[PDB]
23S rRNA, nucleotides 10 to 561 from Thermococcus kodakarensis: 540 nucleotides with solved positions. Released in 2020, the model rests on cryo-EM data to a resolution of 2.95 angstrom. The entry has 58 different proteins, among them 30S ribosomal protein S4, 30S ribosomal protein S24e and 50S ribosomal protein L23. It comes from the structure "Cryo-EM Structure of T. kodakarensis 70S ribosome". An Rfam search finds the family "Archaeal large subunit ribosomal RNA" in it. Rfam links the family to the GO terms ribosome and structural constituent of ribosome. Its Rfam clan is "LSU clan". Rfam 15.1 lists 2,955 matches to the family in 1,139 species. On this family, see Yusupov et al., Science 2001: "Crystal structure of the ribosome at 5.5 A resolution". The reconstruction used 53,737 particles.
Context: one part of a larger RNA, bound to proteins that are not shown
RNA sequence: CCCGGUGGCAACUAAGC
RNA sequence: GCCUGGUGGAUGGCUCGGCUCGGGGCGC
RNA sequence: GACGAAGGGCGUGGCAAGCUGCGAUAAGCCCCGGCGAGGCGCAGGCAGCCGUCGAACCGGGGAUGCC
RNA sequence: GAAUGGGACCUCCCGCGGCU
RNA sequence: UGCCGCACUCCCAGUCGGGAGGGGGAACGCGGGGAAUUGAAACAUCUUAGUACC
RNA sequence: GCAGGAAAAGAAAGCAAAAGCGAUGCCGUUAGUAGGGGCGAC
RNA sequence: GAAAGCGGCACAGGGCAAACUGAACCCCGGGCCGAAAGGUUCGGGGGAUGUGGUGUUGUAGGGCCCGCGGAGGAGCCCUGGGGGCGAAGC
RNA sequence: GAAGUCCGCUGGAACGCGGCGCCGGAGAGGGUGAAAGCCC
RNA sequence: GUAGGCGUAAGCCCCCGAGCUCCUGCGGUGUCCCUGAGUAC
RNA sequence: GUCGGUCGGAUAUC
RNA sequence: GGCGGGAAGCUGGGAGGCAUCGGCUCCCAACCCUAAAUACGUCCCGAGACCGAUAGCGAACUAGUAC
RNA sequence: GUGAGGGAAAGCUGAAAAGCACCCCGGGAGGGGGGUGAAAAGAGCCUGAAGCCAGGCGGC
Numbered sequence: 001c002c003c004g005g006u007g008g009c010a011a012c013u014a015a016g017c
Numbered sequence: 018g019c020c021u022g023g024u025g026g027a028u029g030g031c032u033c034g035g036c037u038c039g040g041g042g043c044g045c
Numbered sequence: 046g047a048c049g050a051a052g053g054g055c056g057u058g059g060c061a062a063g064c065u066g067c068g069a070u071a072a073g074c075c076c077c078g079g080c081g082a083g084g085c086g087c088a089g090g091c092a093g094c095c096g097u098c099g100a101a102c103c104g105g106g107g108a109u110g111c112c
Numbered sequence: 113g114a115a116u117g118g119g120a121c122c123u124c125c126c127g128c129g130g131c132u
Numbered sequence: 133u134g135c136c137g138c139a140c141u142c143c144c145a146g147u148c149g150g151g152a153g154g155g156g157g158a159a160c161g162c163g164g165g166g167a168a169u170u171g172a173a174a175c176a177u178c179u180u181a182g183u184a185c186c
Numbered sequence: 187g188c189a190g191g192a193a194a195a196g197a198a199a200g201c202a203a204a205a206g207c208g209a210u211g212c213c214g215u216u217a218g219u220a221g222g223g224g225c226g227a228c
Numbered sequence: 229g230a231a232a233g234c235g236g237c238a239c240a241g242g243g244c245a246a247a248c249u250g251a252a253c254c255c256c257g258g259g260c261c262g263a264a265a266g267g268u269u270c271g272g273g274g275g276a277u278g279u280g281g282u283g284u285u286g287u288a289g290g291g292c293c294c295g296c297g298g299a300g301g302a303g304c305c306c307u308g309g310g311g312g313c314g315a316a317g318c
Numbered sequence: 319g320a321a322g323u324c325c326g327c328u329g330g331a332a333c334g335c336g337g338c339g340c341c342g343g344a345g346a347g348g349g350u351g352a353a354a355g356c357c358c
Numbered sequence: 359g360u361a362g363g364c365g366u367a368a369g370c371c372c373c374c375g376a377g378c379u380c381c382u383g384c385g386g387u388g389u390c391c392c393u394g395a396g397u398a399c
Numbered sequence: 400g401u402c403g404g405u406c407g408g409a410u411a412u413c
Numbered sequence: 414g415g416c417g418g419g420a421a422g423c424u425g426g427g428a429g430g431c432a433u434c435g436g437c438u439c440c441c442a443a444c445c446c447u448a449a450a451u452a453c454g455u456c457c458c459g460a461g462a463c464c465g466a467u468a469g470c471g472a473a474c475u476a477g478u479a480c
Numbered sequence: 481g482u483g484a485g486g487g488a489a490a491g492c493u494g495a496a497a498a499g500c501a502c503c504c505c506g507g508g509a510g511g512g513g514g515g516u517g518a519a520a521a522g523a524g525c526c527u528g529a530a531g532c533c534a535g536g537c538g539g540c
Stems, first nucleotide, its partner, number of pairs: 016540002018537007029526001030492002034464002036461003040458003043454002045156001053112002055068003059091002063087002074107006083095003117126003128137004140153005160190001161188002164186002171178001175224001200207002211237005222228001241446003244394001248281002252279001253274005259268001261266001286423001288393004292388001293386004301380004306375001308374004317364002322338001323354001324337004339356002341345001348358002399418001400416003404413001425441005480486001499525001502513004
């Protein structure tokens, strides 16, 4: 330095309080 | 929820006005 | 208070609507005194007049006084 | 306006004597 | 044009005149007329009260 | 309805009790007394 | 729903009617004195159905009669002379 | 009808804060550019 | 301004001077008179 | 004496 | 206060808390005037352990006005 | 309210108006810059609270 799958995570929204 | 501003006009301070009163005065 | 009251109406200011004052002499006229320089009501304007031959203001007295 | 010479559906009208 | 006088009811006069009253005023004042709510735990005599008001 | 700056009252045919006072009017007491009353509230 | 009394404020007394007299009296308007308060004349209104005077009270007072005595003299006015209080204000 | 508008500091302005004086039968009350017996 | 003092017209008052009014007291004595009416009750 | 009103005013207020 | 009755009158007459009799005590009605001490405050002076603009009077202001 | 009668609200710039000269935009009321003043206290004027409304910041 090229990729497909991740339960993840971050991470960035309206109205309203 | 805080800050700014608007809307509004409380609080505070002020008073050439009110309210009450023995003694005096005046009174058609 | 009939020597015409109180209370009301209508008028009256240079520009003046309201209140206050005044009554066709109508925010006013005369006399005596006090005060002693500014003045033209509430009312901080424009323009102007009055006053030192004594004003405005204050006390006393007179005049005029619409319905 | 007590309202006052006489009258008031609008605080405005209508008159009698006597003198100059 | 300018002026005076002329109401009603009365007194003194009387053929002219001279005078009085009348309306207004907070509260206080004199004289008359006169309720009811309410209280009595109802109500009628009493009370309210000789009061408000006239 | 009638008056005023005040009005009204006012000079004993009275009060009282064995003693006595001396016109009217106002205050403080007399006293919630005498006394009135469905003798009740008052 | 009281009063007399007791304690205090404040204090003050005068006049008619009648009896007895009898026009001796009051008011208006105009005139002359006076500074004025007051006094004097003319013409009218009233008044004898009473104007004026006297008189006013309690074991009584007043009038009429009698005698003796005869301090209404307290008050009104401002031509006067002084004082105090009293405006606007200084 | 008596008696300070005296000297410094703060402040837009002394009627204030310090210092030094004066009257008084008058230190009641109010005004004046802030709290003043003595500026009126 | 205050405490405390002065000043005032017309008018009100006081002392005096001012001229000016309107009827009468004390005591005795009585077979004289008077004392408030639809009121007291 | 009687009627009405009023008073604390009663057989005894005005 | 109304109605019905009704006196004496100075040798007189009234009051004394039921009426009447007596005693005693106090006073003289039925005509009039009269200051001072008192009540009030549409007003004034002067004051205040009063309110201080939704208070205090209804009105601190052209308020018994506008409406 | 036909009427007899009923009955309000509403105070305060600043020591001094010294109450905003002049310029730009706007049809204009006005806005923005500059000026006075110890301070805008700007007449819609001492102080200028809460409820209410808009925006900015923070948290969800």
Source information:
The work is reported in "Dynamic RNA acetylation revealed by quantitative cross-evolutionary mapping" (Sas-Chen et al., Nature, 2020).